[PDB]
Context: one part of a larger RNA, bound to proteins that are not shown
RNA sequence: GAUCGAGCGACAGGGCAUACAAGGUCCCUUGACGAAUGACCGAGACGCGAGUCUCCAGUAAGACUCACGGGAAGCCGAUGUUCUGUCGUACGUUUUGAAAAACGAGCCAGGGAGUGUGUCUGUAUGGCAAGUCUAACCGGAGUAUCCGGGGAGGCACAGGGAAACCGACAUGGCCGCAGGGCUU
RNA sequence: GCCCGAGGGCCGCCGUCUUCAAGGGCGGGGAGCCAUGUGGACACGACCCGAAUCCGGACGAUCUACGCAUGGACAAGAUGAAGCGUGCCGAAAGGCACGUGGAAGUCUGUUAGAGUUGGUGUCCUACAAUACCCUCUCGUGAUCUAUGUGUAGGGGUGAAAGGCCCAUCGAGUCCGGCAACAGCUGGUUCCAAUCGAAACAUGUCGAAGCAUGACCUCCGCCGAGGUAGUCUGUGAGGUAGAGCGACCGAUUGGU
RNA sequence: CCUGUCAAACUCCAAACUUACAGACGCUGUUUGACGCGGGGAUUCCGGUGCGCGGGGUAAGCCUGUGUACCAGGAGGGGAACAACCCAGAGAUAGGUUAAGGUCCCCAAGUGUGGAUUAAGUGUAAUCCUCUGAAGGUGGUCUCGAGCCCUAGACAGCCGGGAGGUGAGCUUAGAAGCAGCUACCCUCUAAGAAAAGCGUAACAGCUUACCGGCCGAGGUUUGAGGCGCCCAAAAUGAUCGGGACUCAAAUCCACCACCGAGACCUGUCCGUACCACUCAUACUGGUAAUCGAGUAGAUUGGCGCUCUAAUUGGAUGGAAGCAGGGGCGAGAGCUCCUGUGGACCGAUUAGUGACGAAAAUCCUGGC
Numbered sequence: 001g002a003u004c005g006a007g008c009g010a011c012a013g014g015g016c017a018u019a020c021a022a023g024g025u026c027c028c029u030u031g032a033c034g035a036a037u038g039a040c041c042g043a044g045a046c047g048c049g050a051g052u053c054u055c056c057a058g059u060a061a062g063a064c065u066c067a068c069g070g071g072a073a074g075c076c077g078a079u080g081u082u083c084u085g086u087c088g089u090a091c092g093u094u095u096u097g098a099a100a101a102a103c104g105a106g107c108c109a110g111g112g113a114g115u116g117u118g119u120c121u122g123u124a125u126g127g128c129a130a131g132u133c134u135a136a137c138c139g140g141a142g143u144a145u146c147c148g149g150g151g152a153g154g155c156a157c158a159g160g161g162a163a164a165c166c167g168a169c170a171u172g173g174c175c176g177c178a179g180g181g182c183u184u
Numbered sequence: 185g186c187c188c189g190a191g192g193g194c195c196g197c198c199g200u201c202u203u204c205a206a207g208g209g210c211g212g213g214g215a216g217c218c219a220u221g222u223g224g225a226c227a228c229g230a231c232c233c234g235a236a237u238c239c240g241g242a243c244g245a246u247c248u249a250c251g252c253a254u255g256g257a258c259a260a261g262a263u264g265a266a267g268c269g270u271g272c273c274g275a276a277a278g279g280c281a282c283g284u285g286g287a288a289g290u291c292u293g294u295u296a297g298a299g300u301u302g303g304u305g306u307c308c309u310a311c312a313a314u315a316c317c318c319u320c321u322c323g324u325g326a327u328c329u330a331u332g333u334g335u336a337g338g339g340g341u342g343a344a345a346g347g348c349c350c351a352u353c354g355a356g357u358c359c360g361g362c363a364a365c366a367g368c369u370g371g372u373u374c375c376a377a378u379c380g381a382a383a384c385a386u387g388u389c390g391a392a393g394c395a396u397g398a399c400c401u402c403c404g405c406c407g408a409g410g411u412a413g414u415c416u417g418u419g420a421g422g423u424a425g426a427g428c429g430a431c432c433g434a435u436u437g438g439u
Numbered sequence: 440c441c442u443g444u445c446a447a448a449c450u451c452c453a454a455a456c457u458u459a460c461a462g463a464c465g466c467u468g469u470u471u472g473a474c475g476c477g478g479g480g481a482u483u484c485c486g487g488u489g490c491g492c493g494g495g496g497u498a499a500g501c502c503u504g505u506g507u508a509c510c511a512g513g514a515g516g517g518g519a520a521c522a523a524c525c526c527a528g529a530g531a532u533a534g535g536u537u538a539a540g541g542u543c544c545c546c547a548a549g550u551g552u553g554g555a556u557u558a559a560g561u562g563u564a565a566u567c568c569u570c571u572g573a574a575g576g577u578g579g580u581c582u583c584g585a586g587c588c589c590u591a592g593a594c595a596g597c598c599g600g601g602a603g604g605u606g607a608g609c610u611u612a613g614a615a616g617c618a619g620c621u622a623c624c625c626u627c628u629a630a631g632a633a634a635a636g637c638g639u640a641a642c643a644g645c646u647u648a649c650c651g652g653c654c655g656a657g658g659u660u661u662g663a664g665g666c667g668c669c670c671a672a673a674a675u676g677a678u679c680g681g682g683a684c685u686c687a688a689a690u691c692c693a694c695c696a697c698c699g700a701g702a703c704c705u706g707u708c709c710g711u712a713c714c715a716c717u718c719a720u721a722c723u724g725g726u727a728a729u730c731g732a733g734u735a736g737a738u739u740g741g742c743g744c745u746c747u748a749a750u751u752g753g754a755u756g757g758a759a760g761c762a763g764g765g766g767c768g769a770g771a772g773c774u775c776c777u778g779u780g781g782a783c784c785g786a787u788u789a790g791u792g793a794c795g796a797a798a799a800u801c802c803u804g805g806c
Base pairs, nucleotide, nucleotide: 009087010086011085012084013083014082015081016080017079018078023076024075025072026071027070028069030067031066032065037061042055043054044053045052046051091104092103093102106806107805108804109803110802111801116228117227118226119225120224121223122222123221124220125219126218127217128216131155132154133153137149138148139147140146159166160165169196172195173194174193175192179188180187181186182185197212198211199210200209201208202207231371232370234368238361239360240359241358242357243356249335250334251333252332253331254330255329256328257327258325260292261291262290263288267284268283269282270281271280272279273278297322298321299320302318303317305316306315337353339349340348341347374741375740376739377738378737379736384397385396386395387394388393400480401479402478403477404476405475409467410466411465413464414463415462416461417460418459419458420457421456425452426450427449433445434444437441438440486510487509488508489507490506491505492504493503494502495501515526516525517524530708531707532706533705534704535703536702540698541697542696543682544681545680549695551694552693553692554691555690556689562684563683575669576668577667579666580665581664582663583662584661585660586659587658588657596653597652598651599650600649602626603625607621608620609619632647635646636645637644709731710730711727712726713725714724715723742795744792746790747789748788749787750786751785752784753783760779761778762777763776764775765774766773767772
């Protein structure tokens, strides 16, 4: 649940359901506080009328939170399901435009897509610095690690020129950020 | 307020090339090298899958095409070629009649066998990846058939249809090259915070793609201005409107 | 001379407007470093729509420009539904007031007020491929104005009169108001045409002009505006979203009160940015009217998986896994209880990757 309408839900609020544990809150009187907002009534004054202005008054009220008193133990939360309200035609992809009469999947599990070397160019960190790094390889040893050695060679330390060839500011002037100084 | 002011900014000057010369170009007042992480680029499979190729070496003529060897098969019936015969006619050449004879890519035939016209029937997750039924064609020949055997892939075989070469043919099959390449389609898996596009320009065998710009973002440097709005000032402008006895070209009529 | 027109490729003129530079105001920057410079990484180079201005086209939900705002990549409120039309740009939660739009029901708020129009269900349709409706027509009805006539009786109707010279002349067989030609003259009178329209072969006949009477109040002509009507034919079942609505629940002119977003105001909280303090990017305090949407993409902090290492823990007094349930975190996810299970399992820090799936007519297995 056999009178009723379909992205299956999100958020609010009701029904019914609930062993313990791992959550413990929740309801009602009243009272305190009290943002924005913000009155009824009444009194006075307008308007053809609907209605309005002035005062009562930024008062009463006003979310949350709290205190006293009383209550709840499926009782509050939470969970299951169902009802009501609001919004709502999947997901992903293609596309100017997708619920799409565009493409993909029956369902579930597991599987399933920026990796290596080399070179180049940035960047962050760290070592050393006019330098810096070792390669193959050698010795040792705790024997693929690791300690010592190895500077071959690379890049940097001067550039310009097809080449021949030649070969530069360890600062001359002015502005001036930061920072420092002065008696500001 | 005044000084010193690293770095930075603006000049000078210095090296060199071209160079009578000049003016240009490049370089100059010491920062690099190495390591680790990370961003990005190029080559390579290069985020992953995705298709038709091309090439190599091999395996197939158990299917099928064509040839060859050796065997086998074709009820029955019809039609009646040549040749021959007898008779008649004729001088002969011959003619004619009847008979005989039994030829044929000949006829009828579900003989066996071979094929496959129509039904566009049945079936169409079949009995079957080519089947079933009826109908139909050939059935002594360029016939059909078994077995054996030959020809092999840009090559065979082909009464030629680009047919067939084992469900594979406008170039077989297998494995390898191989993870082929694609500017084309599809996909690319955890959370959050800040900023936030372009769908345009130039070039491109370019237009389904790239590169360079515009635009987005991140980092470092610089150090006092900036200008999305408005007003005013000094300038730029010939679109709307208007007008053309202002050019120009249209476009009415009258004495 | 006068008179009638035009121009994307004409101009004696000439805007609005756009635009260069500068000053002023504004806003902005000097701890949020603007303007600018250098460098790294992109994405992108199928766009679309509305509005304005366009060019082509009969037109198009057409093609092709331009400026701009929007969709794309923009929620929420309205529009019946509806990318780009209206409001509106939006952290969470909460109270309040509005915007567009709306107040008869569906449906929150008016069956509101003063007044007029419409009788067609016109209409209840801003915009639109979407909502049609045109040229022409309209004693449908409402309203405003102008000229003329009128109690010395207008407009219409009805009655009566519409008479003679003469049946005009010409034309003609005839034509006598009325085939045609020309004239169109005057008596009577209160009017009455040399006849405006029918009629006859021609007459006759019926009426018009014009006059009088009965009647008795406004009438007639024209201009303009409002709403409606006609013009108005289509295929499954009619429509303003529907119901339905008529002194409206339509339309127009004013007005009153309300409903109605995430906008605007307001309380608390969060993120981010900036300031003060600080080693801090840990606290704490402060500022934001001038912070809070987002596809591609750039940048950054964090969650989870494997195994290594250091430091340090748990487990037969019950590990991992699994099932159901409790708690925390915005979240990736962390953690606890109960049951099952029966032997392994963590944390922190630094590393390591054959490290995260909803999808590929993805693969394999199971159903």

Overview:
An RNA structure (23S RIBOSOMAL RNA, nucleotides 531 to 1365) from Haloarcula marismortui, in which 806 nucleotides are resolved. Crystallisation conditions: PEG6000, KCL, NH4CL, MGCl2, pH 5.80, sitting drop, temperature 292K. The depositors describe the entry as "Co-cystal of large Ribosomal Subunit mutant G2616A with CC-Puromycin". Among the 29 different proteins in the entry, which are not shown, are 50S ribosomal protein L37e, 50S ribosomal protein L3P and 50S ribosomal protein L15P. Primary citation: Blaha et al., J.Mol.Biol. (2008), "Mutations outside the anisomycin-binding site can make ribosomes drug-resistant". The structure was determined by X-ray crystallography at 2.75 angstroms resolution and released in 2008. It holds a match to the Rfam family "Archaeal large subunit ribosomal RNA". A reference for the family is Yusupov et al. (2001), "Crystal structure of the ribosome at 5.5 A resolution", Science.